[PDB]
Shown are 23 nucleotides from a PDB entry: RNA. Released in 2001, the model rests on solution-state NMR data. The entry is an ensemble of 10 models.

């Protein structure tokens, strides 16, 4: 760095934050 999964904000999209865990 890049994927998947939880919670927390905003329920305008989206986006921030923290845990794992695998390259």
């Nucleotide at each position: 760095g890049g994927a998947c999964c939880c919670g927390g904000g905003c329920u305008c999209a989206a986006c921030c934050u923290g845990g794992g865990u695998c390259c």